Context: one part of a larger RNA, bound to proteins that are not shown
Parts: sequence; structure tokens; C1' cells
RNA sequence: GUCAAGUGAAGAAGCGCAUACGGUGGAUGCCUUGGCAGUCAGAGGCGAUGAAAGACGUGGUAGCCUGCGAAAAGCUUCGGGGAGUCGGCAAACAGACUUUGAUCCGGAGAUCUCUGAAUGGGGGAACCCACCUAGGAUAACCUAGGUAUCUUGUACUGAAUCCAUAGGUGCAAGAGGCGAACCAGGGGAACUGAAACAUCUAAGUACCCUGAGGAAAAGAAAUCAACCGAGAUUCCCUUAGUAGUGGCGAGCGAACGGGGAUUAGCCCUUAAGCUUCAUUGAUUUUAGCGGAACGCUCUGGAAAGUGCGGCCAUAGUGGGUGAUAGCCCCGUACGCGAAAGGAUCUUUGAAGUGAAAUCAAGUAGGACGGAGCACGAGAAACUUUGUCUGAACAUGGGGGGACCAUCCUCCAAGGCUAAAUACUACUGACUGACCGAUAGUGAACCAGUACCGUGAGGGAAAGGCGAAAAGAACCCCGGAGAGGGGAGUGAAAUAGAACCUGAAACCGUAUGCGU
Repeated sequence: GUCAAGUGAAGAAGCGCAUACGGUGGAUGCCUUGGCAGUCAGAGGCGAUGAAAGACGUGGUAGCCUGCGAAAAGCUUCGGGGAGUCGGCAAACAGACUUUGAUCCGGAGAUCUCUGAAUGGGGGAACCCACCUAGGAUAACCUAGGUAUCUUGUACUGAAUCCAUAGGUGCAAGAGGCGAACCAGGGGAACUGAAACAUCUAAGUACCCUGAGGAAAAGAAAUCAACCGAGAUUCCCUUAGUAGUGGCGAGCGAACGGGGAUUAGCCCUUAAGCUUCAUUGAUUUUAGCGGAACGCUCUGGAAAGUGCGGCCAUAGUGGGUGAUAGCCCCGUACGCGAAAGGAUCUUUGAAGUGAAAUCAAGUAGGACGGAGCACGAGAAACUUUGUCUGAACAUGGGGGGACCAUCCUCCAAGGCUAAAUACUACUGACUGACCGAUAGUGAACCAGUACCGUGAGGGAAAGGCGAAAAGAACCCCGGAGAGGGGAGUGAAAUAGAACCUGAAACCGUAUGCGU
């Protein structure tokens, strides 16, 4: 060198794991112009003098909000404020306004389109068509007033029908509608529980309806108590889950007697009180004014923070100012403050009302059928009444839980009454071992929107650049793109607008090793 046999390292279409950078995506953290819940106050209504709720207009740019209303982001006055302004998303820009005092804020006025109780008649809301009077306008209209229904009062008129009644016309006054709750009434379930279910419960609840008021309702003993006494009503704590009541089941549930919050009784031989006016002082509210005391230094983009030294305090744990501030600003404690409105209280007159007439009769009582009283009619008192009846008259009458005597206690069938009590759609302040963007309202954002329904009705998602827009002049690729690569700004741009942080799922590229 060759030939045999043995042995086997790289060579991954693609995958796996780890790591590092990315992308998607929006968690998390931090934040809040929004909510939620209380406390203390307010004032408790708005409307025919046109409401709540809207439609349409209104601006130099004009969409939508928010204001306004054809005088239309406003007009006139008083008052405050004293340097800027022409509301917001929405920053810029025009044309301008203001120390001879704008904008802004409060009080009072003026205007106030159409709809809507909608009210001149209709109507399919935001539209259509009228009449009468007065004034102005040249074959066209225009201004300002009126013109609904009902109830009450009044005037005039007057049908059958004689008288006068109905009816009708005109005047005056008042009403109607809306609003979360609270209140007083009318009507009133069922699921449920009873381990089924009928009585019963739930429950006189929910719901529907009607009234009233800032509260309402109730209220001055025909009330309770036991031989002692208390004295209107409402609300709270007890008596007490007690007595009762209950298919004596599930359950429902007092009173006497106390302790309190509150404080008043006046009249039907005409009153307290409450209204509305006019007054008498006073207080509050609707706007504001003044309002103390810090410098140096280090780090830093920026100081409020670090180190040192002060000051103020009837003001020190407020907000934000480029990081954490009693002394930087707005404020705070603390004093001052009102041309004009409003509200509460107080004088002292006035008109009303209360007010039903005169102490209660178709009432008390009773019979049936119900309802309530904690009480399922039960020994069933007491209350109320749909039907039917029906008293006495202070030497009466009703209550004391069947009923009867005796005592005790009250005077029903006429009224009116403040406070304590309830509630909060709405305001203002303050507070939170309340939430912080899937939470808190459904709703932090142009939300009862978008959207879905024929409608009633259902019902979202969506917050964060930076201290300041300093929001990127200029160059390059690209389609005068989109998106980038630089450069600038900024402390930071992997803070570049879909912007703080930027997790996980999920998707990549690179390296190592294994397949």
C1' cells in the first nucleotide's frame, strides 16, 4: 500500500428545554375630576303669572354639551369685585371689548318661539285651521288683548206648564298636572312556611287607586284601674316572647304597672288656635372683605426632602406648587360685611276662618251576615256595619272580657288643637379602619348614551403622555402614504400621542445542548 472483519464522529426538514432580547395583551402598583354611607343643618314643594319634561332656534369659524329664547352664551338696573375678558369638549385663530371700570358673582326686573295639565277648535307632542274686540295697514295683512272644561257664588234669561223649576248666556273666584319617600284611606294576592295540604301563614304584605300636608294621623275620657288611685294624644325602653291565641300545629302575640321624650287645652251664650294683610323691633340667609410667620446649604431635571439656624399660632396632620411646606400661593383660626330680595321669631291692630249651631236619635242597644280587636265566634266582652229593627233622658245612660247584683268610674251619638314622631327626590357643610376603574352608581369618559326590542321594557364598553406641549424644525426610504431611520425637545421618548407601570396566557428571532 491492498483486502477482510470490527467499530462510528460530524452533516436536522423540523422539533424540545434553558437563556437573552422582543411582540401581543392589558393585569398589577400608584393616582382620581366619580361614586357609596352617615352626622349636623336647610327647606319641604313646583304649576293656568303655564310646571316637570322636551322640540327647534340661538355663536365669526359651528358639531355636540351647557346657558339662553326671534331682545335668543344674552338686555336693564342696584350691590360686590379691581384686571383681565368674548362658557365647555377645544388649542389655536380672527374681529373685538375693558381702569370713563369689562368678564365674573349675588338681589331685583325685562324678554321668555313652539310643545307638554296645554286650556280657541283639531291633532300622528313640538303641527294644522279659527273667531271676537281695539288700533294700524291700498284688492295680501299686521300688532295687542281675549276665546277650554268643571266646581262654587252671582246676574240676566226662561221649557213642557199657570206660577217657577229644569235648561241656557254673561260675569267673578278656585281647580286640574308633576314629584323619591313619609302619612290617612278604598281594593287587595300568590310563591312561601305548615317538611303534602284546605283552616292558618306569608300578609292587610306586594301591587293598583284616591286624597292631604310639611309632616300627616290621633287627641282633651261615655279611658284605665281596685276600693287605693291616675288623668289627652303621639314616640321610645321595659313588663315579655309573659297572659292569651292557634288543624292548641306552623305560628301570632298583649295589657296592668313602671322609666322617659314632650307639655296646652279651648269652644257650640261662639274660644284657643290658624291664615291673609298692615305694622313693631330683632335674627338669619342669598356675595364678599381682611387674615400671622423662612432663610442659608447638599443631592437633584425641579426641593416641600438632607444639614444648620430661626419665626408665627384663637391659624400644625386642608388643597397644589417640577419630590414630602404652619411660614410659596389659595386658604384656615379669628374678626368685619348687604342697595336689594327671601325665611323664622316677636309686637298690635284688621278682615276672615275654626263654625257644626244651641250638649247631639234613625243615635245607643238588638237579630242575622261579615270585619277588627294579639283573640281561627269561641264562655266572647269592647269596637265597626251590609240587611232588618230600635231606646232612656242626670232619682238618665255606658264601661269595668259571657252574664247578674252591689260598688267604682266616666257623659257617646258636635267640634278644633302646638311639641315630642316619620321621611329626604332636593340643597349646604363636615365626616369615614367606604370603593378606587371587572371596584364604587347602570354611568369617573358627551350614559339611561350606543345597542336590542313593535312596544312596555332591557341595557354596555371606554379613565392616566409629561412638571410644562416644550406634542418632534430639518434630512433620508416610502405612494406629496402608512410606518420607520436619524436629528432635535425633555431628567426620561423602550414617556411619541393606541403615550405611567407594563404581568400571564399566546407568537417570534438569536445562542447553547439534546433529537

An RNA structure (23S ribosomal RNA, nucleotides 2 to 516) from Pseudomonas aeruginosa, in which 515 nucleotides are resolved.
An Rfam search finds the family "Bacterial large subunit ribosomal RNA" in it. Clan: LSU clan.
It was solved by electron microscopy to 2.82 angstrom.
Entry title: Pseudomonas aeruginosa 50s ribosome from a clinical isolate with a mutation in uL6.
The reconstruction used 319,022 particles.
The entry is indexed under Ribosome, Pseudomonas aeruginosa, mutation.
Among the 30 different proteins in the entry, which are not shown, are 50S ribosomal protein L25, 50S ribosomal protein L13 and 50S ribosomal protein L15.